[PDB]
Context: one part of a larger RNA, bound to proteins that are not shown
RNA sequence: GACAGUCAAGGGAACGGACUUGAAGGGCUAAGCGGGGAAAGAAGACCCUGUUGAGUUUGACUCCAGUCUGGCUCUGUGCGGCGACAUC
RNA sequence: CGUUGCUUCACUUAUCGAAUGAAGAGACCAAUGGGUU
RNA sequence: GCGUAGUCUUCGGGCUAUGCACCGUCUAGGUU
RNA sequence: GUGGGUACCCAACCGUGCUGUAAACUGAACCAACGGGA
RNA sequence: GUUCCGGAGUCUUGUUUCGAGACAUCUGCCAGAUGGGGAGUUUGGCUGGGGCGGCAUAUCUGUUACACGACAACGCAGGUGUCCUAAGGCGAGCUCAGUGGGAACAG
RNA sequence: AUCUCACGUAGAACACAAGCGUAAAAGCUUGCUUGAUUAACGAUUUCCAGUACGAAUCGAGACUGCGAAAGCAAGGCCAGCGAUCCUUUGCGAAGAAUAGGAAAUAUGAACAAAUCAUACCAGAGGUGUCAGAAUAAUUACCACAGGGAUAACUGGCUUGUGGCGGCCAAGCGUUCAUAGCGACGUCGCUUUUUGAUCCUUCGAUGUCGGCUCUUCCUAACCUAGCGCCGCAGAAGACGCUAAGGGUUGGAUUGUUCACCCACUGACAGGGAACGUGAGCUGGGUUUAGACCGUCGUGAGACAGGUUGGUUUUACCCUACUUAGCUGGAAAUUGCGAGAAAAAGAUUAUCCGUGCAAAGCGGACGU
RNA sequence: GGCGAGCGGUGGGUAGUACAUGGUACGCUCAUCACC
Numbered sequence: 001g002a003c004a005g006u007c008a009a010g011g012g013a014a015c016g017g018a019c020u021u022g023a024a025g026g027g028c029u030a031a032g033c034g035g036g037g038a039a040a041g042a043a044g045a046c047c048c049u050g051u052u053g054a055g056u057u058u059g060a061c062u063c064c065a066g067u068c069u070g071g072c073u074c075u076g077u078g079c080g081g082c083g084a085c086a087u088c
Numbered sequence: 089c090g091u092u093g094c095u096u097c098a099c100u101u102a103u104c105g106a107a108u109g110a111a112g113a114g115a116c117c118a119a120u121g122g123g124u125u
Numbered sequence: 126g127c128g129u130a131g132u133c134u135u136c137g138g139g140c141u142a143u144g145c146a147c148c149g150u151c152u153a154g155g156u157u
Numbered sequence: 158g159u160g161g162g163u164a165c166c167c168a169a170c171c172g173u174g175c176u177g178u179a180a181a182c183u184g185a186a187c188c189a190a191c192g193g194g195a
Numbered sequence: 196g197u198u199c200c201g202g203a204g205u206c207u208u209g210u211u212u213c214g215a216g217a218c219a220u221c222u223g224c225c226a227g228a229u230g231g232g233g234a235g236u237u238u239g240g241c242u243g244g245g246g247c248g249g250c251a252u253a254u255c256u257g258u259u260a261c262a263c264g265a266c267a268a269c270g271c272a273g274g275u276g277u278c279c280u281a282a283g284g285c286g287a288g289c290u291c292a293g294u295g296g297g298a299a300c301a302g
Numbered sequence: 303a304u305c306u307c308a309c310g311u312a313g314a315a316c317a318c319a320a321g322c323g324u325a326a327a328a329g330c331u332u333g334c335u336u337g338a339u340u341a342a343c344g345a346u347u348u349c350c351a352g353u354a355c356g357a358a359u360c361g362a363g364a365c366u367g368c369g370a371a372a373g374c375a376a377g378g379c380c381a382g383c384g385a386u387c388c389u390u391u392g393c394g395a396a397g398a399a400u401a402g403g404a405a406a407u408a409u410g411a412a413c414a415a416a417u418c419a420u421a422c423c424a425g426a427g428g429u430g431u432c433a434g435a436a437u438a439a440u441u442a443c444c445a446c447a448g449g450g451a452u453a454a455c456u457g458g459c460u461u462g463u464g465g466c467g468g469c470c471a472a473g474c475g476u477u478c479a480u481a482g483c484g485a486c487g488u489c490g491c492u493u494u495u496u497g498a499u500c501c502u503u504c505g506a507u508g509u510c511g512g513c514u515c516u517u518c519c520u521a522a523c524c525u526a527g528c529g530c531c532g533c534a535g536a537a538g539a540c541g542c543u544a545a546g547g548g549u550u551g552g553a554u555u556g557u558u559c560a561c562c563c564a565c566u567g568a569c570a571g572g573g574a575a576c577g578u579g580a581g582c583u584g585g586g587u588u589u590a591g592a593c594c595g596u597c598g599u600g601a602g603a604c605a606g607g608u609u610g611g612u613u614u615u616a617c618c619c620u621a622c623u624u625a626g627c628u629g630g631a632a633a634u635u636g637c638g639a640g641a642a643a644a645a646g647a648u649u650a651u652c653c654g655u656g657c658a659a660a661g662c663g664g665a666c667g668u
Numbered sequence: 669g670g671c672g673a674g675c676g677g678u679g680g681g682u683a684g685u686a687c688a689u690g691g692u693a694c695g696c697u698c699a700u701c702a703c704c
Base pairs, nucleotide, nucleotide: 003017006023007022008021009020010019026628027627028626029625030624031623032622035620036619037618039615040614047449048448049447050446052445053444054441055440056439057438060236061235062234063233064232066229067228068227069226070225071224072223076099077098078097080095081094082093083092084091085090103215104214105213106212107211113207114206115205116204121148126145127144128143129142130141131140132139133138151174154171155170156169191201192200193199194198195197239252240250241249248269253275254274255273256272257271258270276432277317278378279377283335284334285333286332287331288330289329291313293309294308295307296306297305298304315324316323318382321380337365339364340363344360345359346358347357348356353433366375367374368373388427389426390425391424392423394422407421408420409419410418457501458499460497462496464492465491466490467489468488469487473483474482510585511583512582513581515577516574517573518572519571520570523548524547525546526543527542528541529540531538550564551563552562554560591609592608593607594606595604596603597602653663654662655661666672667671668670674703676701677700678699679698680697681696682695684694685693686692687691
Other pairs, nucleotide, nucleotide, family: 005037cWS011016tWH014457cSS014458cSS033621cWW034035cHS034616tWS034620cWS037580cWH044046tHS046453cWW048452cWS051435tWW057600cSS058060cWH061231tHH065230tHS073222cWW075217tWS079096cWH086089cWW100217tWH102216tHS103219tWS108110cWS117173tWS119149cWW121208cHS122147cWH134137tWS152173cWW153172tHS153175cSS157168cWS173174cHS189203tHH190202tHS230232cHS237438cWH238439cWH249251tHS256320tSS259268tHS260267tHH261266tWW274381tWS278282tWS281336tWW281338tHH290327tWH291314cSS292310tHS302303cWW314327tWW323328tWS327329tHS337375cHS341362tWS369371tHS369372tHS384429tHS384434tSS385429tWH386428tWW399403tWS401403cHS403405cHS403406cWH429434cWS439601tWS441443cHS452504tHS453504tWH456502cWW459498cWW461463tHS463495cWW470486cWW471485tHS472484tHS474479tHS475481tHS479484cWS508613tWS510556tSS514578cWW520545tHS523545tWH524567cSS530539cWW548568tSS549570cWH553561cWW556585cSS565569tWW566568tHS578581cHS584613tWS590611tHS598600tHS598601tHS616618cHS630633cSS632635tHS636638cSS637638cSS645646cHS645649cWS647650tHS652664cWH656659tHS656660tHS673704cWW675702cWW
């Protein structure tokens, strides 16, 4: 590694290898090269959408440990003081 | 007279803190003690 | 354990105050 | 001149379980001596 | 000879000792504050991208609108969440805005 | 300021926005009143699914108000408002039934009394995201499902803006509209500027500038020719044909742009996916580290400044550059025949010369 | 029908000349091979 592989203009999902009209093109090979194949590499990380998340913050909503503070219990024996209830 | 709320003073047996190899407490110096074993 | 004063009693003796006994004794050192 | 000894008991109060130090400069100390009763 | 006492005091309404002490973080249970230290969750919509802005998010009149009815835009010009025991109901009697001619202060 | 006469089709007024409507009134004044009450689950219009809510229309019954009467009135015509559940209020007055009936509110389930709770009917407390969840930020340390239904970069339409022109002629030019200019107006062109849009691409089209290299356009800076000036000469201006050939070296800045120093005949303007990153480079922009200023309570933010920050792969097809082998005209076949050839017993039956002549000259024999 | 003649290619024997001078041409003669 869909199949393939020469160009100009046209129209077209508004930049064609294939379509329309023209121009080229005998077949097979060796070494290079980096114009094109909108070349390869990874289900765009930028941006937006979803009644999808997570890390972090706080004077967001609803809560939990921690800290502090009252009451009872642990809780015993005597001497006074100040009140309350009943009697007077 | 009774009971009950708070409180302040004394105490020690619950409890708490510390130390020790739980290594020497208190009294005998005498009651506001105990005793029918 | 022993008395005193009250106060109860199932008559055997208790309770409340109050006194005396018993528990119940030793000592370094200092003074004289 | 050196060695071996003596120097009490009172009884009462104080005191409260007492033998050692009172600036300091590096010793030793244990498994009883002794006394009394039967 | 070998014991038992003393040397080396005796006793125990009994606590190992010291300091606190019926208070107290000392135990348990109820109650109130505080508390991003920590846990869970949320943080609209429309929209000449989204955000900021603005409501075109419920609703009224004129026009856009094409002589029945219906008809859109973050099209145009404007309103509404109130107010009134009278500013509601009825009868009766009057005629409003303005203009012209006249009447002291008075134009 | 107030009083009087005449005219006065509404040019005033009806709470408010606007439209419509209204003259012995629907406006103004005045008198009396509470039809802004109740109204047996009557019907209908508007929205519309022919559902609800809101608003509105035609009615039947009760008790009324005003009026002599016929009549008018259950708000102010037409915008001004609200489901389930929950909370809360009002009516089931006293009297009578030998029975539950035409006429007595019901339940708490073994029974009865008094409290308490609940039920049936009609209202009130509200949902403005108004057919009605109980809701604060940040992420550059960031994630997932998707979207070319939707932005940032190339292309496409447009050409307001930008850039180039034309026509008329009021004036400038001492005189003189046009040597050279040209107001007030008006018509066009271009896609080398920025806007406007959202057609292609979000299971990815590598993104600013420079370096290197080629090619194209003309709206012509120099070089070649012409014409005309307000061209005496010299130096110049304004045009026409013409793109064949040229168009530089440096300081500062990442720059494009800009500006300055010099040289020159001159130092023109543009396109090619804002030509060109599997050609380079990586200074800028735009991750994670860190500092400053301003903003924020804070985590953090800033088309504000600063410093440091991996540039991957060609051996495939084509294009281009060079380098080899090899068939083939019915372009591989048909036997399918065409000469930029000569001229004759139908190219046979000689050669040369001469005009496709008239002629002339040669050729081994038995 | 063979045999004669002519024009030539090669190969010997001989002279001189030309050319840039080791290598080719030409005169005469002989022998072969071809055409006619």
Molecule: LSUb_rRNA_chain_2, nucleotides 606 to 1600
Organism: Leishmania major strain Friedlin